The PDB entry is titled "Cryo-EM structure of SaCas9-AcrIIA15 CTD-sgRNA complex". This is an experimental structure of RNA (sgRNA of SaCas9) from Staphylococcus aureus, with 86 nucleotides shown. The organism belongs to Staphylococcus, within Bacteria. Deng et al. published it in Nat Commun in 2024: "An anti-CRISPR that represses its own transcription while blocking Cas9-target DNA binding". Released in 2024, the model rests on cryo-electron microscopy data to a resolution of 3.31 angstroms.
[PDB]
Context: bound to proteins that are not shown
RNA sequence: UUUCUAUUUACGUUUUAGUACUCUGGAAACAGAAUCUACUAAAACAAGGCAAAAUGCCGUGUUUAUCUCGUCAAC
RNA sequence: GUUGGCGAGAU
Repeated sequence: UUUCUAUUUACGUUUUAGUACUCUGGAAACAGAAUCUACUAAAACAAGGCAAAAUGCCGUGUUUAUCUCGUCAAC
Repeated sequence: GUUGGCGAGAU
C1' cells in the first nucleotide's frame, strides 16, 4: 500500500394459499364477487448447469483483436 | 468437429 476470500443473520422484490378488509345477493347461513390494502405460511429470487440423501456444488470478477499456419489438448 | 492450449507467421 488494503486487495483477494470465508461463514451467518434479519430483512427485501414476487406469486400462490389462508385469515382479515371492500361489496353485492341477502334475514343471511353463507354464496359469491373484487384481488385492492395489511399480516401469515409455503415456494421462486439473476437464464440455467451438475450432482445424488451429501455439516452438498458451480452461475454478474479478473485476464480478450481477427485471421492464420502447423503442434497438442479438450473434443 | 469446433474450441483450447501451444508455438510460428500474416493482416